[PDB]
C1' cells in the first nucleotide's frame, strides 16, 4: 500500500397509475 | 373505493444464494 | 457504510433522506 | 458535525 480470509457493524424507503 | 403479493421510482442494496462498510470528510 | 441533529430546510416528483445542505 | 464495527495472512 492492494488483496484475500475469519469475524464483526448496517440499511431495508417511496407508489397502487 | 380502503390494504400488498406482483408491479412502477432511486439506489451498491427496499429482503437478498445478496449488497455495503470495518478508524472514517 | 450507517445512525443522531430529524416530524430538519430549500429543490424536485405522481410519490419518497429523489438531489443537495446540515458534513 | 457528534457518535460509529478489526485480526491474521499474502502479494513468488
Ligand atoms: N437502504 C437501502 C436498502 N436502499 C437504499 N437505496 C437506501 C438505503 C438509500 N439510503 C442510503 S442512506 C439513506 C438512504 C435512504 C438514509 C439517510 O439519508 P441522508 O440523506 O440523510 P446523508 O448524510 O445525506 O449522506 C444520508
Nucleotide at each position: 500500500g492492494c488483496g484475500a480470509c475469519u469475524c464483526g457493524g448496517g440499511g431495508u424507503g417511496c407508489c397502487c397509475u | 373505493c380502503g390494504u400488498g403479493a406482483a408491479g412502477g421510482c432511486u439506489g451498491a442494496g427496499a429482503a437478498a444464494u445478496a449488497c455495503c462498510c470495518g478508524u472514517a470528510u | 457504510a450507517c445512525c443522531u441533529g430529524a416530524u430538519c430546510u430549500g429543490g424536485a416528483u405522481a410519490a419518497u433522506g429523489c438531489c443537495a445542505g446540515c458534513g | 458535525a457528534g457518535g460509529g464495527a478489526a485480526g491474521u495472512c499474502g502479494c513468488a
Description
thiM riboswitch RNA (83-MER) with a sequence from Escherichia coli: 77 nucleotides with solved positions. Crystals were grown from: RNA (0.15 mM) was incubated in a buffer containing 5 mM Tris-HCl, pH 8.0, 3 mM MgCl2, 10 mM NaCl, 0.1 M KCl, and 0.5 mM spermine with 0.75 mM TPPc. Reservoir solution was 50 mM sodium cacodylate, pH 6.0, 0.3 M NH4Cl, 10 mm CaCl2, and 30% (v/v) PEG2000. The depositors describe the entry as "Crystal structure of the E. coli thiM riboswitch in complex with thiamine bisphosphonate, calcium ions". The entry is indexed under RNA. The work is reported in "Subsite Ligand Recognition and Cooperativity in the TPP Riboswitch: Implications for Fragment-Linking in RNA Ligand Discovery" (Zeller et al., Acs Chem.Biol., 2022). It was solved by X-ray diffraction to 2.46 A. An Rfam search finds the family "TPP riboswitch aptamer (THI element)" in it.